[PDB]
Context: bound to proteins that are not shown
RNA sequence: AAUAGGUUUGGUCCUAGCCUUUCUAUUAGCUCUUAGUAAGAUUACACAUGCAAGCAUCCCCGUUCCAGUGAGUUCACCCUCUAAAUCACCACGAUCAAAAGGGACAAGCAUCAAGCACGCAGCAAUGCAGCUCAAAACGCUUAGCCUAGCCACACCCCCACGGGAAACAGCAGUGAUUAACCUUUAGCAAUAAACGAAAGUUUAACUAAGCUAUACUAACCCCAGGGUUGGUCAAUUUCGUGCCAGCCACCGCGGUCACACGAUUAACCCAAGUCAAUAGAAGCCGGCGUAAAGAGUGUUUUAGAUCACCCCCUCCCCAAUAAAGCUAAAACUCACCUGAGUUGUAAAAAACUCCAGUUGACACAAAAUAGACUACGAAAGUGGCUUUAACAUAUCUGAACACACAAUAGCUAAGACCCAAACUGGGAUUAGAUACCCCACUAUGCUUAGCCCUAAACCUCAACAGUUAAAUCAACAAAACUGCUCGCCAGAACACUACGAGCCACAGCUUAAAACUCAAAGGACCUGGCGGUGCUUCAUAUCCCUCUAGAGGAGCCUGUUCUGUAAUCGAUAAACCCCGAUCAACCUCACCACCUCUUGCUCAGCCUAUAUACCGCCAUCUUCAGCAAACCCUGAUGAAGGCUACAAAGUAAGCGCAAGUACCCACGUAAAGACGUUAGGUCAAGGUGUAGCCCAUGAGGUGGCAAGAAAUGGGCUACAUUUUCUACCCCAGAAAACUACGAUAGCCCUUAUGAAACUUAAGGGUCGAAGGUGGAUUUAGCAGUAAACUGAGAGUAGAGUGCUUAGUUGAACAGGGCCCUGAAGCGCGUACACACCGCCCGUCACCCUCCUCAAGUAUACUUCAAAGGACAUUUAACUAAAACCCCUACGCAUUUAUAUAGAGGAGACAAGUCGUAACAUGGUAAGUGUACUGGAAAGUGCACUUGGACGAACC
Numbered sequence: 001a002a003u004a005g006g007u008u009u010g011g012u013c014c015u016a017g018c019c020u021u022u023c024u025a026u027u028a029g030c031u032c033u034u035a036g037u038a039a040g041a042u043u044a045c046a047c048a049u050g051c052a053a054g055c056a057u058c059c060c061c062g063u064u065c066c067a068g069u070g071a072g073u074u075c076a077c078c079c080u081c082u083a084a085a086u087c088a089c090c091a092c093g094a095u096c097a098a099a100a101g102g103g104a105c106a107a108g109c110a111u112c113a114a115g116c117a118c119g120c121a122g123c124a125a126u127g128c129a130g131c132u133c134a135a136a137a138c139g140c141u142u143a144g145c146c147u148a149g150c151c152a153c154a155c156c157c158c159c160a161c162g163g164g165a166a167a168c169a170g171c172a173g174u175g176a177u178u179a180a181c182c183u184u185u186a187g188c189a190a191u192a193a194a195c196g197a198a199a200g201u202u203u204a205a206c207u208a209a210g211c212u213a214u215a216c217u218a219a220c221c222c223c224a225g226g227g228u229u230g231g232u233c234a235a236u237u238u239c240g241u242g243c244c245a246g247c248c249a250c251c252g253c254g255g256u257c258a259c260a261c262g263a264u265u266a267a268c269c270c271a272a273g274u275c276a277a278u279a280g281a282a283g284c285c286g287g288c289g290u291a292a293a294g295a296g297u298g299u300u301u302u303a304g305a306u307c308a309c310c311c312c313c314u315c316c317c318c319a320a321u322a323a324a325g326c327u328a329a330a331a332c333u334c335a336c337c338u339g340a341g342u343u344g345u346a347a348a349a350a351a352c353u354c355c356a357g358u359u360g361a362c363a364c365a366a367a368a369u370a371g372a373c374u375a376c377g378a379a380a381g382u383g384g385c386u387u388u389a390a391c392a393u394a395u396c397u398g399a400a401c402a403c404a405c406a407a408u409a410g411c412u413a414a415g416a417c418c419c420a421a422a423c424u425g426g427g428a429u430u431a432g433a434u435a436c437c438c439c440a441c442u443a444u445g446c447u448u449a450g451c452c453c454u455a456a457a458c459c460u461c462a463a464c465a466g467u468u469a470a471a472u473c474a475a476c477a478a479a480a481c482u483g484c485u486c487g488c489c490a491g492a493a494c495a496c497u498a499c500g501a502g503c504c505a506c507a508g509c510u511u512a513a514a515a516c517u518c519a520a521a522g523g524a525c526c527u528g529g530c531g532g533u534g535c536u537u538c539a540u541a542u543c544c545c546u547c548u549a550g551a552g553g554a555g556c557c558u559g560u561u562c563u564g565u566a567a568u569c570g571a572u573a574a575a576c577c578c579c580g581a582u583c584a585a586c587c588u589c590a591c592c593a594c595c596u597c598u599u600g601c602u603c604a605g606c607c608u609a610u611a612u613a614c615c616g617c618c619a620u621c622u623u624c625a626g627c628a629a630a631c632c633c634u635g636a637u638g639a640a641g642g643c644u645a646c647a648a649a650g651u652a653a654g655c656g657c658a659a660g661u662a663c664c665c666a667c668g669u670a671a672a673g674a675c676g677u678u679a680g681g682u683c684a685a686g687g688u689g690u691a692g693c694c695c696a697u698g699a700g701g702u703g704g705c706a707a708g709a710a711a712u713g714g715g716c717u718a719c720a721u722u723u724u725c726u727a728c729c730c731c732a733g734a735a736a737a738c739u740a741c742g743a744u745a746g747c748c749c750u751u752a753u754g755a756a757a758c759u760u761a762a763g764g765g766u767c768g769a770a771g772g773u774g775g776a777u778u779u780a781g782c783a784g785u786a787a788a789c790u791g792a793g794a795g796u797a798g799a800g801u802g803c804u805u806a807g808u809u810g811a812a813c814a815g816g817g818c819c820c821u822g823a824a825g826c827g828c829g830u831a832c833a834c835a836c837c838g839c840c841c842g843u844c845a846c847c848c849u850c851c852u853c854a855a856g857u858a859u860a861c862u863u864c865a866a867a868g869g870a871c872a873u874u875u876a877a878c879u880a881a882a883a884c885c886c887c888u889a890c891g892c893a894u895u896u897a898u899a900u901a902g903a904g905g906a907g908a909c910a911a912g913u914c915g916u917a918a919c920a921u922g923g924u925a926a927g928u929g930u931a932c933u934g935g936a937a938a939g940u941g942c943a944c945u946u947g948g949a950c951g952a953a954c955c
Base pairs, nucleotide, nucleotide: 002021004020005019006018007017010526011525012524013523014522022281023280024279025278026277027276029274030273033219034218035217036216037215038214039212040211043176045175046174047173049172050171051170054061068153069152070151077103078102079101080100082097085095086094087093106142107141108140109139114132115131118130119128120127121126144150145149155164156163157162183209185208186207187206191205192203193202194201195200225270226269227268228267229266230251231250232249238263239262240261246253247252286489287488288487289476290475294486296405297404298403299402303397304396305395321389322388323387324386325385326384327367333361334360335359337357338356339355341352342351373383375382376381410451411450412449413448414447415446419445420444424440425439426438427437458947462485464483465482466481467480468479491518492517500511501510502509503508527833528832529830530829531828533827534826535825536824537823538822539821543817544816545815547781548780549779550778551777554717555716556715557714558713559712560711561710562708563707569580570579591704592703593702594701595700596699597698605693606692608691609690610689614687615686616682617681618680619678621676626655627654630651631650632642633641634640661670662669663668719774723735724734725733726732741771746766747765748764749763750762751761752760787809788808789807790806791805792804793803836922838919841915842914844912848907849906850905851904852903853902856900857899858898859897860896863893864891867888868887869886874882875881925946926945927944928943929942930941931940932939933938
């Protein structure tokens, strides 16, 4: 490739490979009734046995055919000429058809590009130097072909004197070998062939049979199998299995509801077959800015084109090129005077200190402004001044290689040297820093003479001629096309690689594959996320500073983590941590040990698993303002998008906000707060899907655990003089540092509750500790708030320094700002989409696959003769005959390939190790060429590219 289909992504479009569906052949699995017919070794490997050529009055003729095979391979076709053969015999003929001459005639590779005598003239002698070739010579590899059939071969040495050696590529048959597997039948009756004058004879040609689902045709009362059933693609029930076992042509399936596995049921397709593997059939008028492709530049050749006559409008000048000369600004150096420091910057150190500043003298270096110009040159390149020379072509196209050029880097040799500067050294940074930053200095940048020949040599857009109308056009980019020509391209990667060849190149350049591997890679967009992303404006107890009181340090209370214990569970970044608990001595209780019960308080039970199956109730952004059915429109009717009020395509029910309501107002505080986000929390409130336990994972009893080496969160009380005690609730007296402040802790006792109290609470006694105002860091608050003080309630038999709630006294600051946290608007970038806790690159280690290089050696194959040198006529001859027999090659040669020590590369699988190179301004924009350097990605120099940006009126 067709009327097509599946598969790249988070998504869309484009491009593209792979595969699916169709039709044949062979082989394999499973299966198989008959008849007719056609067809029928894998192997130019080796072959037992039988047969396959005779005929005929002897001579002859035939056995050169037929039959076979496909090793080799442009001997097959046409024309010219002309043998043999047929036409009984001659046929000046016809037919048929060799040799010879002319012409024509397979595929792949140009990494086979040159062949090496391949020509011509002449009667000869000999002369000339030509002949073939990118329009493919020469060469290598593959293959029987153009099928009424043809060609080639006939064991091998192309041949067959000779040699090796002893021949089925005749029929039947056998051995070996291969995925590949016909009978060791009959007859010359037909046809064909041979022979014969002929009747005839012979023939493994052939004819008629045997064998085989390989095919075709037809048929059968009984007799159907094979493969499929996720999508492509017609068709699955129930179980088992649980990323295991296994499965697919592609995409995929399998991790406990598997239509994809296995069994089973059913169905679908074809059917004496079915369809697994393999092979074939099926393919150039399409493209080249970004997907593969216009190969750095120009010229010409052999040729091609119609863009050449007609018929016409950009000559000269501006920054082409080469040579010679010249120098304004700035350096360097030197000198005088002066200063004591100069250099370095985010900030330091190192460095210099014959240093620095002013002034003067002073380049083999580099060329402000003009240039807002857009010129010159083939491109590369070219922008200081002057002069000389000078910028091809009156049709176009025309080369990796011919011919001539070609930035930067680099090489060789000789010079110059201000400045810059790979490398290197020193300083700093860092976990490290072979970098980024600072200093010094070299190759190098310059000149001369030779090389080298590369670039993101890209304006990624070939030259020439023409058009702006039609269909304007995938996307983006720089609108779409026509004619003509040359160049180039055909999935990705391997690969700017290997090998070959060429080259002043020796770690180089040019040309440039394959094997193994994958089902994608790729181009352009959309949306989202993210950015050590831009601009602008913000946060009002708020991100930073500012205001007040705290936390972080001490003791104690309490939660949690760890540790411990035979001894629950749950929460556990913001959004866990006095959280489920408005509460555990027994009970509660779900835990541990022991003992006991079995239709069990229940028409049982389970605080067993799964909050990643869920309802229920919630956290979170939300201290938000958005969500959205139904439509409409835009984008060529793609993913998608939908606003401008002096309005330009949006209209929108509903939900939320808002409004209302509660509390003391219209203020404030509550309450409210959608859709979604975190598979966020809870199967242990209760309920419940799925799975599981049922003499136990259920039920009951007794006793018991619930601690503290340690760490940490929250809270309470303090450290005192604005304090401590007493009186009083605000005109007081005392206290005030080792008998002060300070425990709600420890120890002892009593009481309260309870059946039960070292344990819980309260009170008293005793005791008198740390603590002397708390580092980094960090919490809350905008007013009746913070801060301080006092009461009540929920829940218990009792129990909190916790929680809920009422009241009292009652402040300070409120302005400025954007590094950090976060948000809004408008932008930019993106290789992320499991979405930056992303993706991703290289070294090393470890593994399977393939490939290359390679010392020495061995083996096999190819090629030679497609050649050269000698030989010389005797006898015989009243019909006529005899006689005749040559020798040289092949190798320590040559061609190609294989094997092998050893050394590398690529890929697959996979993701250890060290870093973080790339993707965001990727945290030093990326990349190209080249050079040097480094564990590794990479760093740095020089020139070049945008496939980066610079925020786009003035400010």
The PDB entry is titled "Human mitochondrial ribosome small subunit in complex with IF3, GMPPMP and streptomycin". Shown are 955 nucleotides from a PDB entry: RNA (12S mitochondrial rRNA) from Homo sapiens. It is bound to nicotinamide-adenine-dinucleotide (NAD). Method: cryo-electron microscopy, resolution 2.4 A. The entry became public in 2022. Ions in the entry include potassium, magnesium and zinc. The reconstruction used 885,199 particles. The work is reported in "Structure of the mitoribosomal small subunit with streptomycin reveals Fe-S clusters and physiological molecules" (Itoh et al., Elife, 2022). Keywords: Initiation factor 3, translation, antibiotic, streptomycin, RIBOSOME. The entry has 31 different proteins, among them Coiled-coil-helix-coiled-coil-helix domain-containing protein 1 and Aurora kinase A-interacting protein.